[PDB]
Context: one part of a larger RNA, bound to proteins that are not shown
RNA sequence: AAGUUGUUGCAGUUAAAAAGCUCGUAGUUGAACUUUGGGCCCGGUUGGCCGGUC
RNA sequence: GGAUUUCCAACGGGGCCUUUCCUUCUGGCUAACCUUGAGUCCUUGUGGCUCUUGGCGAACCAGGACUUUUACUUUGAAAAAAUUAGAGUGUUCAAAGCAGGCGUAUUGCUCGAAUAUAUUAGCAUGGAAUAAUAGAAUAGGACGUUUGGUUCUAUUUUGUUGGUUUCUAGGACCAUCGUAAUGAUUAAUAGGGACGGUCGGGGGCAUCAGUAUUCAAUUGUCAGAGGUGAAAUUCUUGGAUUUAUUGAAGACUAACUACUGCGAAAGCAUUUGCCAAGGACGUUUUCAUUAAUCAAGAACGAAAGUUAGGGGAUCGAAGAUGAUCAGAUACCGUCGUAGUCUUAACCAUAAACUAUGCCGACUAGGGAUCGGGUGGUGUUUUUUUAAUGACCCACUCGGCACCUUACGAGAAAUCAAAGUCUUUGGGUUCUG
Numbered sequence: 001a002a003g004u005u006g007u008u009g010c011a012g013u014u015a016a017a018a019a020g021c022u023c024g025u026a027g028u029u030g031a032a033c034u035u036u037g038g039g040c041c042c043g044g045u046u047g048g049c050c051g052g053u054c
Numbered sequence: 055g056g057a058u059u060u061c062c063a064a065c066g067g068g069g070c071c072u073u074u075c076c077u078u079c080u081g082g083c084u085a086a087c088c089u090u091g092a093g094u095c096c097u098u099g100u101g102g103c104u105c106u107u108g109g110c111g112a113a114c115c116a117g118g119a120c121u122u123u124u125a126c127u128u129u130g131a132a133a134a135a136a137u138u139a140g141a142g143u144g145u146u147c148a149a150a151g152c153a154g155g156c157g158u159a160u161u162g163c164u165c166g167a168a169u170a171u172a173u174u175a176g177c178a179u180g181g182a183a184u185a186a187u188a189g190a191a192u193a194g195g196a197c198g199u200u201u202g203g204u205u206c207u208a209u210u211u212u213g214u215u216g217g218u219u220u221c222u223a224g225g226a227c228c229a230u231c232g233u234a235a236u237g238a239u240u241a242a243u244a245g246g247g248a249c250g251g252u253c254g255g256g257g258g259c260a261u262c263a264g265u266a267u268u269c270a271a272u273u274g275u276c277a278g279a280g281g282u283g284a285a286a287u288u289c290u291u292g293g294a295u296u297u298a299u300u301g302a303a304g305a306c307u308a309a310c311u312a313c314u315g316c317g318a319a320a321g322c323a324u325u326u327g328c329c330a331a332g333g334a335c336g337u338u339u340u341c342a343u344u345a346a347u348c349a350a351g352a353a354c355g356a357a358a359g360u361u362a363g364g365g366g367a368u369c370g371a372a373g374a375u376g377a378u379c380a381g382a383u384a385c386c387g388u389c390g391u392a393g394u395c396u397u398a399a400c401c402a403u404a405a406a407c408u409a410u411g412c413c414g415a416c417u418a419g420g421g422a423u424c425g426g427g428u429g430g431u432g433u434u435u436u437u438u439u440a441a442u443g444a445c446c447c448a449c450u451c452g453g454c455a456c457c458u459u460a461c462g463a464g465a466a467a468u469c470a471a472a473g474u475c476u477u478u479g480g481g482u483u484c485u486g
Stems, first nucleotide, its partner, number of pairs: 003478001010486003013467002018483001020354001022352002027347003031240001037072006044065002047062001079117004096102001123186003126181002129178002138170002142152002154164003196233001203227001206224001244344001245341002249336002253332001257329004263307002267303006278289002315322002359400006369393001373389004411482003415474002418458003423453008432445003462469002
Other pairs, nucleotide, nucleotide, family: 011017tWS016486cSS019483tWS021318cSS021353cWW024350tHS025349tWH026348tHS084107tWS085109tWW085110cHS111113tWS122187cWW128179cWW131176cWW140168tHS145149tWH151153cSS152166tSS153165tWW190193cHS193236tWW195234cWW197232cWW198232tHS216217cWS241342tWS242343tWH244342tWS247339cWW248337cWW251334cWW251426tSS252333tWW254331cWW255314cWW256330cWW261325cWW262324cWW266304cWW273297cWW274296cWW276293tWS278294tSS280287tHS281286tHS282284tHS284377cWS285376cWS286376cSS286387tWS312323tWW317320tHS319354tWS334425tSS335426tSS355402tWS355406cWS356403tWH368394cWW370392tHS371391tWW372390tHS377385cWH379381tHS382384cHS410472cWH417471tWW421455cWW422454cWW435442cWH459470tWW460462tHS464466tHS464467tHS468472tWS
C1' cells in the first nucleotide's frame, strides 16, 4: 500500500457490530450576557516619472 | 520596459482623548516641558530655535499603605557530537572526506571547516478573543489628608548605649466624620417544581358481570356418535351423541378492536370503588444552569424452567395409543403426567426487533388521526334564539403513524432519516 485501527479518517437496518429497558458515580461535554463604537497623533511597506537619467 | 515619492492606497503597530487605571511615598540625571526678567542675523511656502531659574517628573533603585488563579497563544535563552536536511570543494567520477586554492616556487600568500530543525515539560516574555475560576446578600462589603482607637523599631535626639516619651509604624472589632447611582446579570421554543381542567386497554388492592368449556343431577327420544384424505384407537340397549331444567369448578375477557391509546421496556382490553403515579396542553406562577450521555454500580425484565402451599376447567413438552410409511420412537387422530392459574420465593433469557443507542439543531410537499388549548356573518337535543356536551371550519402544541417525491443519502433493497459526509468536526455511551 491500509480510510483493513479510523485525531486527521472507518463501520454498526439487512454484509461483523446499538447493551432488553430504565436509573446512576467517575469520565467526557455543557444557553446567553459585563468597554462596544468613535476622533487625534507618532512611526514602515511585492505599490503611476528625481526624464539632457534608453 | 532599466535603479521614484512628507500631495498617498491598503496594511501591520504604539501612544492620547472620549465617564477609560498606572493603589502609592521614598531623590534625584530638573515629565515627548500647559512659565519666555533675557534673546539668538542662514535678505518673503512649512519641520538643523543658544545660557531655558525653580515651578504637579508614571520613559527608574527595594523597603511594603503589592498582587485572584489558570488553560491557551507570541517571542526569546538553552536543548552534545555523530546521524538528518543543506552551502562550498574535480576524492579522475561517485559513495565519501573536510579538505583545499593561488604565486615567477628567489626559503610563501590565502578561502574554509557555514546554515536550518530537533517536539513535551521547565524558564523568562507580549496578548487577554476563546474556556474555566473568585468576589458585595443576615453586608463580617469598598473608599480616607475624619477620628487619645493595644501591641513593634532604629538614627541623630539630653555630657556616654537609655529597659520612660509625642510621633511616622498596621491589624480582627470602633463612637459614623461620612463619602456612593451604596451592592443581587436574562428568564434559554435548557431543566426542575407549583397550579388548572383534562386524557390513557399505565400500575397495585378489592369487587362485579359475560358467554363459552368440561363434569354432575334430573329429563325426552332411540343407534349410532366421535374423528379423518380415508380410517381406526373411544363411548355406546349399563341410553351413548343430540334436547331441556339446573348446579359446580377453573381459566379467559370475543364482537366493539382500528396502519387507534397507555407504559422505560417486558407488557396492558368486563363493571365499580380505593391508593399512589404520568405524559401532553394552558400559565404575564416559582428556582435559576440545578443539564446531556454515562465505566463501576443498581431496579424492572415475555415464555419456558426451579422450590414449597393452593388450585387444577381447558389445552397440552414426556408418555400411551390408532393410523400413514420401507422405516415413523414425526407430521394426523384419541387420551394424558409435568405445566398452563395463583401465593411466597428463585431465574434474567428471546428474531427482548424499528434487527435502526440517547440528547440537540436544520432541511419537503400533503391528507388523516389521538390528547390538550384557542377562535367562529358556524350547526345540533334541550329555553324550537343558555353555559355544556356532540359535530363543522381555521389554527396551534405534543404523539402513534401514513401518501408522493427524493433536490440529499445509500452497494442496493430502500430511507424525512438510513439527509445536512473526501465541501469529511453539535455532545456523548456501547459494539465490530
Shown are 486 nucleotides from a PDB entry: RNA (18S rRNA, nucleotides 605 to 1107) from Saccharomyces cerevisiae. Lineage of the source: Eukaryota > Opisthokonta > Saccharomycotina > Saccharomycetes > Saccharomyces. It holds a match to the Rfam family "Eukaryotic small subunit ribosomal RNA". Gene Ontology terms of the family: ribosome and structural constituent of ribosome. The literature on the family includes a 2001 paper in Science by Yusupov et al., "Crystal structure of the ribosome at 5.5 A resolution". Rfam 15.1 lists 75,755 matches to the family in 2,556 species. The entry has 74 different proteins, among them RPS1A isoform 1, RPL32 isoform 1 and 60S ribosomal protein L37-A. The reconstruction used 445,683 particles.